[PDB]
Context: one part of a larger RNA, bound to proteins that are not shown
RNA sequence: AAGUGUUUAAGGGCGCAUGGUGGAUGCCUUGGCACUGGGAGCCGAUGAAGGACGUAGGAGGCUGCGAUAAGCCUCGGGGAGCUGUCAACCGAGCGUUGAUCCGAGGAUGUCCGAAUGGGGAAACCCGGCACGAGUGAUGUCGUGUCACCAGGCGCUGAAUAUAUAGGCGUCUGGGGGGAACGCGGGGAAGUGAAACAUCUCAGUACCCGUAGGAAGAGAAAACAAAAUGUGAUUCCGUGAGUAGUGGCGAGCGAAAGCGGAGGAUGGCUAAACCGUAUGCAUGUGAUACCGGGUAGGG
RNA sequence: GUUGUGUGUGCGGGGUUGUGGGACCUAUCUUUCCGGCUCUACCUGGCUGGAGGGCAGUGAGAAAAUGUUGUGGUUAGCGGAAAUGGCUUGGGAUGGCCUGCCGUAGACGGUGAGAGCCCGGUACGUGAAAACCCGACGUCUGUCUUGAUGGUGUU
RNA sequence: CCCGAGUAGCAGCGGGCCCGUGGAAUCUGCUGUGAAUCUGCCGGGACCACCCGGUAAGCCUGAAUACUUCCCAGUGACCGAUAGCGGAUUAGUACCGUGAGGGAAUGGUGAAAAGUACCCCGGGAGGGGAGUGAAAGAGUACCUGAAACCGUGCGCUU
Numbered sequence: 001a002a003g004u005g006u007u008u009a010a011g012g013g014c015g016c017a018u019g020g021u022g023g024a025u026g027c028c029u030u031g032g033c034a035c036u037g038g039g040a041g042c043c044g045a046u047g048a049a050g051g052a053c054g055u056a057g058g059a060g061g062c063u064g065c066g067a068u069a070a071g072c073c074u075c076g077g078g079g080a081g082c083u084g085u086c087a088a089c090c091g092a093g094c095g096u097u098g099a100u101c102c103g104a105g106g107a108u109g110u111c112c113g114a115a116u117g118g119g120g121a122a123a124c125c126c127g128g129c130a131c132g133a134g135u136g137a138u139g140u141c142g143u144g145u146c147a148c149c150a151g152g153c154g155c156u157g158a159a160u161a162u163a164u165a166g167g168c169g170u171c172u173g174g175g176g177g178g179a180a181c182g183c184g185g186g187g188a189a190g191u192g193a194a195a196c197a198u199c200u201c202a203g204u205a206c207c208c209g210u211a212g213g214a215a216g217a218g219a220a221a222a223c224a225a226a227a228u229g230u231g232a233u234u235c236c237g238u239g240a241g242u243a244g245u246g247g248c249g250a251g252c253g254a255a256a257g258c259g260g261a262g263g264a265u266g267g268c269u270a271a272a273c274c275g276u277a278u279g280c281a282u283g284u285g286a287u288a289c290c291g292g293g294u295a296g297g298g
Numbered sequence: 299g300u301u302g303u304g305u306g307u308g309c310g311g312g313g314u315u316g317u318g319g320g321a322c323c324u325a326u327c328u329u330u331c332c333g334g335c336u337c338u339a340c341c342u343g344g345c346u347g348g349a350g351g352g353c354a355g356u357g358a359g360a361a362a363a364u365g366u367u368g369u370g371g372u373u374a375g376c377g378g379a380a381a382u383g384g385c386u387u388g389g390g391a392u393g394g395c396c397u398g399c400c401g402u403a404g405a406c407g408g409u410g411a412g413a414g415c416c417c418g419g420u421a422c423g424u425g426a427a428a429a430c431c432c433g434a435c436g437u438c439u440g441u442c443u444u445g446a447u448g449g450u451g452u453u
Numbered sequence: 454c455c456c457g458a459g460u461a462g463c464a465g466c467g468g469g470c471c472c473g474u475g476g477a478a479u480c481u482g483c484u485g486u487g488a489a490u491c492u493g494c495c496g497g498g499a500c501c502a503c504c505c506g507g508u509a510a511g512c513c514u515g516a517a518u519a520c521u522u523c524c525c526a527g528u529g530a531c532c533g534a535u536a537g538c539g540g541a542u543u544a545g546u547a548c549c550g551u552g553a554g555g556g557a558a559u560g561g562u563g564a565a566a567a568g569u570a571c572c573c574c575g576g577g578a579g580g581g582g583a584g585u586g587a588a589a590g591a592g593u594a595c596c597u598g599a600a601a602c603c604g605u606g607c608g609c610u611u
Base pairs, nucleotide, nucleotide: 011611012610013609014608015607016606017605018604019603020602026596027561028560031532032531033529034528035527036526037525038524039523040521041520042177043176050112051111052110053066054065055064057090058089060086061085062084071108072106073105074104075103081094082093083092117126118125119124127146128145129144130143131142132141133140148174149173150172151171153169154168155167156166181212183209184208185207186206192199196247222230223229234261235260236259237258238257244252245251267513270314330349331348332347333346334345335344336343367433368432370431376423377422381397383396384395385394386393398415399414400404406418407417408416462486463485464484465483466482467481468480472498493508495507496505548555549554568595571582572581573580574579
């Protein structure tokens, strides 16, 4: 000398075991949905529905409760356990005489809220009247009552003479809220018609005023069709997508009769006479007004 | 002066059709009594008030009042059977196996895993001092029997 | 001289009955008009006659029916947490909008709290022991814990 040749992984990929984040998957139900059979179909000036604020031995929140504030009485059901929850915990404590717990009636119920004493930016300002109380008196305090409208009653009465409006004061009602249903006043377009006005969408949505637990409708001035028929209303299944209606299009859509649920063919008012409270008018003011005979009466 | 005459309004017994129907006047039977009227007192005719069978009533057809009994229910409640049974795995049993259990109750929930024989509870039985929603029954209230039923003709 | 008068019906205008003027009844009504009362009326699907059938203009009256904000008791070939009411939980809250209004996400430790005494690291957080418990790869960020996704290590490749 020559030519031949693995020998590394900063990182990367692939699998395998490990984990990390994210919380699907499976399993659970105090929650919801939809029904059935029942109950109840209202709540409100004795202050409602829903809220503010407060209320505990404890700081907030939910639940209850309302200065009498997780509550108070009376009656009845139970008991050895209780002082609601977050939440425990304590701390104080409560019971064999029966405390708490549940039910019935009652009282308590601040403030806003129809708010109703006036006002107002809700949970807040400002008054009048009647009775009591405390201050040397006032100051001050409590309690009650004090809206509007409707309908009546008593008093008053302007133009003005009668009377009325208006004006007062007092009893009784209503006032607002609530899911649907029902009635009633009003009431459209998108859309379909392959466009579009008639038409349809539809008397639907929506707005508004009513009541009720149902409402509404309800006793033929209805149908029917010779039968010597039906016999209030209401709701079902038919009759039938038929007769019909319609720029005879899109579409809309019966009635009669039948079978059923339920039954209450269900009783009255007011105009052809009269008694009374009556008035307005007038008198032949007497022979005319009482249902046999005599007679009194205007 | 029940105005002489006209009209309107207000108050009432009794007339409210289906073969077509009702009254200002005239022909017939007529199941209480009393008074007053149709401007007066004495036969015939037409109304209203009072003593007695109705019509029914909290009613849509009269109004207002007069008061209460269902083991009816509601509001809350009481009792309510029958294995520590044993062994095994098992943290824990209601589980697996074996006996026996009761049931007019083996719907349901919970307890350390699947429980009628463990507890709440289930059928069944029971119960309210007080109040409230649905059902009758003796104080008391109205009416009417001046009203009712059947039969011959003109305005 | 009575039994629903400014009513039936009528002219025009529109509305509700299946019926949109159509030949158009029946009903209601806005405006003008306007009847008879028993040999009266209105209906019988333009409209008329004989006859056929029922009383308008006044009034009310339960049962059958519709609904469920509320309560009770039961049931489901109804859901099982992105479902199911928006809402199993402080929900019609937080939050958004000044308003009318809109409008959320968020369940599970365990049989029981027995919820980690004590020790150690660190200022604490956080963590490792010890104990509890059947289980602490059930420790309150708590059953199960998947896939995307991000790592450590191992074999091989470059």
Record summary
Entry title: WT strain WT mycobacterial ribosome. Shown are 611 nucleotides from a PDB entry: RNA (23S rRNA, nucleotides 2 to 612) from Mycolicibacterium smegmatis. The entry is indexed under ribosome, mycobacteria. Taxonomically the source falls in Mycobacterium (subgen. Mycolicibacterium) (Bacteria, Actinomycetota, Actinomycetes, Mycobacteriales). Rfam match: Bacterial large subunit ribosomal RNA. The family is grouped with related families in Rfam's "LSU clan". It was solved by cryo-electron microscopy to 2.47 A.